Shown are 49 nucleotides from a PDB entry: RNA.
It was solved together with Polymerase acidic protein, RNA-directed RNA polymerase catalytic subunit and Polymerase basic protein 2.
Crystallisation conditions: Influenza B polymerase at 9 mg per ml in was mixed with 40 microM vRNA 5 prime end 14-mer, 40 microM vRNA 3 prime end 21-mer and 80 microM 14-mer capped RNA. The mother liquor contained 200 mM di-ammonium phosphate and 100 mM sodium acetate between pH 4.0 and 4.4.
The 2019 paper behind the entry is "Structural snapshots of actively transcribing influenza polymerase".
Ions in the entry include phosphate.
Context: bound to proteins that are not shown
RNA sequence: UAUACCUCUGCUUCUGCUAUU
RNA sequence: GAAUGCUAUAAUAG
RNA sequence: AGUAGUAACAAGAG
Numbered sequence: 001u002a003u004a005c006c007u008c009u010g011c012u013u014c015u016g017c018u019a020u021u
Numbered sequence: 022g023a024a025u026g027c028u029a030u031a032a033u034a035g
Numbered sequence: 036a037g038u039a040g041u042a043a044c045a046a047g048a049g
Stems, first nucleotide, its partner, number of pairs: 006049004017035004037044002
Other pairs, nucleotide, nucleotide, family: 036045tHS039042tWS
C1' cells in the first nucleotide's frame, strides 16, 4: 500500500498533601 | 457524676 | 464558526 462505508474508545490527555474520620 | 479518640470513593477548607 | 479564556476542545486510535 490494502483490508476500512471496517473495528475499538468517551475521567487514564501526568488530578498532590492535610483536616473534618 | 467524668470520660472512652480515630481513620472512606463524595463535598468543603487550607 | 463556536465554546471558551493565560490553553484547550471543535473526535481519537488501529